[PDB]
Entry title: Hypopseudouridylated yeast 80S bound with Taura syndrome virus (TSV) internal ribosome entry site (IRES), eEF2 and GDP, Structure II. Solved structure of RNA (25S rRNA, nucleotides 3 to 419; 5.8 S rRNA, nucleotides 1 to 158) from Saccharomyces cerevisiae, 575 nucleotides shown. It holds a match to the Rfam family "Eukaryotic large subunit ribosomal RNA". The entry is indexed under rRNA pseudouridylation, IRES initiation, confomation, eEF2, RIBOSOME. Released in 2023, the model rests on electron microscopy data to a resolution of 2.62 A. Among the 77 different proteins in the entry, which are not shown, are 40S ribosomal protein S6-A, 60S ribosomal protein L43-A and RPL38 isoform 1.
Context: one part of a larger RNA, bound to proteins that are not shown
RNA sequence: UUGACCUCAAAUCAGGUAGGAGUACCCGCUGAACUUAAGCAUAUCAAUAAGCGGAGGAAAAGAAACCAACCGGGAUUGCCUUAGUAACGGCGAGUGAAGCGGCAAAAGCUCAAAUUUGAAAUCUGGUACCUUCGGUGCCCGAGUUGUAAUUUGGAGAGGGCAACUUUGGGGCCGUUCCUUGUCUAUGUUCCUUGGAACAGGACGUCAUAGAGGGUGAGAAUCCCGUGUGGCGAGGAGUGCGGUUCUUUGUAAAGUGCCUUCGAAGAGUCGAGUUGUUUGGGAAUGCAGCUCUAAGUGGGUGGUAAAUUCCAUCUAAAGCUAAAUAUUGGCGAGAGACCGAUAGCGAACAAGUACAGUGAUGGAAAGAUGAAAAGAACUUUGAAAAGAGAGUGAAAAAGUACGUGAAAUUGUUGAAAG
RNA sequence: AAACUUUCAACAACGGAUCUCUUGGUUCUCGCAUCGAUGAAGAACGCAGCGAAAUGCGAUACGUAAUGUGAAUUGCAGAAUUCCGUGAAUCAUCGAAUCUUUGAACGCACAUUGCGCCCCUUGGUAUUCCAGGGGGCAUGCCUGUUUGAGCGUCAUUU
Numbered sequence: 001u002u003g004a005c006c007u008c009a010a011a012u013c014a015g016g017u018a019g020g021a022g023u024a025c026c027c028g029c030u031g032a033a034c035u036u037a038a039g040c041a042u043a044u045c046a047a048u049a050a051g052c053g054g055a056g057g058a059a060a061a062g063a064a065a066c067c068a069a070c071c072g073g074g075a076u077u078g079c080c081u082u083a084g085u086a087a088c089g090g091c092g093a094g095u096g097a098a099g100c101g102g103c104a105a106a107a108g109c110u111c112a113a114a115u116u117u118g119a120a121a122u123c124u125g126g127u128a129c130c131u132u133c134g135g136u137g138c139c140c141g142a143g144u145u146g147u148a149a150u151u152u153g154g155a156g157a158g159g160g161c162a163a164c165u166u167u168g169g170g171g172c173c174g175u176u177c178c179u180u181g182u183c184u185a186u187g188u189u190c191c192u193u194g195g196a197a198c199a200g201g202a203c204g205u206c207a208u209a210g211a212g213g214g215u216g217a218g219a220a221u222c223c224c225g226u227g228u229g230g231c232g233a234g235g236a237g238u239g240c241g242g243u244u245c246u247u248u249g250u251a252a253a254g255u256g257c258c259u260u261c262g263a264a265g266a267g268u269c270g271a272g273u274u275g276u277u278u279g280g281g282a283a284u285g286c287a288g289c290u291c292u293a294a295g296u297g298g299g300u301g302g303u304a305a306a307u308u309c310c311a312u313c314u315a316a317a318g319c320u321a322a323a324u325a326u327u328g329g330c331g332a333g334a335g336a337c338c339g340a341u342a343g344c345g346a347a348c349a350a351g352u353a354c355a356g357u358g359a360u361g362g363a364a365a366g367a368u369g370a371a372a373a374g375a376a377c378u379u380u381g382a383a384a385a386g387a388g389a390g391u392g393a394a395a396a397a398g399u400a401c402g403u404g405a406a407a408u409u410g411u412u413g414a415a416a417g
Numbered sequence: 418a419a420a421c422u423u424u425c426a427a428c429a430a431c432g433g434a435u436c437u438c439u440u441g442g443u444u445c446u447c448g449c450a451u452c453g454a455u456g457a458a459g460a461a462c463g464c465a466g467c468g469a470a471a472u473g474c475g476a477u478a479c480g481u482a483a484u485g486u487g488a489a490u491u492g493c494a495g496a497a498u499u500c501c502g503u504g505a506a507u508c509a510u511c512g513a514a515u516c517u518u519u520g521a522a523c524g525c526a527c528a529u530u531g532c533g534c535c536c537c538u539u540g541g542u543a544u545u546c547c548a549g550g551g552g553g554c555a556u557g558c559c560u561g562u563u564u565g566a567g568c569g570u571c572a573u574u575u
Stems, first nucleotide, its partner, number of pairs: 002572002005569001006567006013561006020452001025056001026054004036043001040090001066073002077104004087095002108319003111265001121147001122142002125139006156261006164254003168245003176236008187203001188219001189202004204221002206210001212224003270291007297314005329449007337442002354361002366438002374401001377388004402436001408430008417421001459519003462475003466493002481513001484509002486506001524532002533554009
Other pairs, nucleotide, nucleotide, family: 001573cWW004570tWS019555cWW020457tSS023025tHS024057cWW024326cSS025325cSS026059tSS030050tWS031049tHS032048tWH033046tHH034045tHS035044cWW037092cSS042092tWW043093tWS056058cSS057450cHS058324tWH061076cSS062075cSS063107tWS063108tHS063320tWH064074tHS065269cWS065298tSS066312tHS067312tHS068070cWS068311tWS069301tWS075322tWW076323tWW082099tWS083098tHH084085cHS084096tWS085097tWH086096tHS089093tHS097279tWS104323cSS105322cSS106321cWS107320tWS107321tWS112152tWH112264cWS113151tWS117146tWW120143tSS120146tHS122147cSS124140cWW155262tHS163255cWW167249tWH167251cWH171242tWW172241cWW173240cWW173241cWW175237cWW175239cWS184228cWW185206cSS185225cWH193197tWH194196tHS194217tWS195216tSS196216tSS197198cSS197199tHS209226cWS211225tHS215219tWH217218cSS219222tHS250251tHS266294tHH267268cHS268293tWH268316cSS269292tHS277284cWW278280tHS294297cSS294315cWW303304cHS328450cWW338342cSS339347tWS339439tHS340347tWS340366tHS340439tWH342347tWH343441tSS343442tSS345350tSS346350tSS349470cSS350364tHH351352cHS351362tWS352363tWH353362tHS356358tHS368372tWH368397cSS369371tHS369373tHS369394cWS370393tHH371392cWS372395tWW373391cSS373397tWW374398tSS375389cWS375398tHS376389tHS381383tHS381384tHS390398tWW391395tWH392394tHS392397tHS403435cWW404433tSS404434tHS405433tHS406432tHS407431tWH416422cWH453521tWS454523cWH456521tHS456522tWS456523tWW457522tHH458520tHS463478tSS464478tSS468470cHH472479cWW475476cWS480514cWW482511cWS483510cWW487504tSS487505tHS488500tWS488504tHS489496cWW489505tSS497499cWS526529tHS543546tWS
């Protein structure tokens, strides 16, 4: 020179991903004070409000380094109870769990520590073709500073004897569920009032339908609906049933005996001290600093310590539905709730008008009539409007509109001063 | 005696109480699980024959497509072989699109409708300037690709 490797870069490289909103409920951090103690500082409020970070339809927790001391229970969660108890506390004010027991719901598991070493058996990506939530072939790469199978303590592994069972995947189809459509009874018969019959009376009908609403007044029967069943459409499914692939196999699991074994998580457990917290009291959890382990070991056994035992689990790695929560979102059903100064601030173009530089603050405001039939036309007036006329059941309903109180006022009448 | 004041009634006022109503609120129960870089919530501006708002929507602008229903909308105007129909409607449903300027907001910036760069294309004599149309250019991080750096480093080289 050349080719690796390691570490670190760049690219508008190929493909992705995070932010933000919401935040009722949930997982953490941070964190008060008002207040109570008849003062107040510990205490209390409260491990609360405010602030910050992070999720989901639930979250979190969860299959014991548990509870116990029993003749022992047995993942987690929630309810009833334990119990206003044990305990904590200027032992003052106050605070305050847990085991058992009865219930709701129940479901179990996964890695690391082992040499496949007669075959890295594992995986991302690109590309081509397909039956496209993927598959097959090829290639580059990741990876031996360890990807697969095997094993998870309840065990399990290696080895040797011993048979005896059991096995995967695929379309259709109907059913389960979600969304949705449509069909499915009976008077508008007569009299009176009324503007209107949906009122009253008479005569009926249907009723697995007499819930509710509308229609010109209290309508099962006028209408929509209601009740009961039918027939459809779409779709998400894998709990029925009919069909294939049938070497899906000596591939996979379980089972007895004998032997050798049996790897199990470290600045972690544990300890001192400091702060905080707890009912946890010679110290309940958490965190900072210092020290810092063993493997018949280690943790716990609610009074510190030494000695001797005993009981009970197996930490320092991980996943998991239901019972539980839900002042948010969406869809529903209801009320001995309120009825327009009430009820949400907002029944109405309401977080609107409006105010403030701003953060923010924030109203008032429903009802003519069955239908505008919202007053043609005449007359006075410059016009507003008035007086007629008219519509209407009503104008003692004229959009300044249901009713139309009181305060206050005009006129008239009466009375007294 | 009037006027004035006071009291009561009728009618008329003022005012909006009462009564009656209620497409609203409040609480309880049940069911469900669904925002956003494939650009969300929010904002600004705009869109109708005649609208200021509410509501809807986005230069395809009270909307387009699709599907269902089956004759409207309606305050006027206008239109209605389209009305025995692939078809009215401010209808319902909604699976396809459009979606201005923004906003976590993403080329830089923003008290600016401010200033760039790259690719393709078009016009003006044009790779260079100017302009029109379309498509792009944020950061952190992951996997891979490519190009690299370092006596950190291993082999092999006259």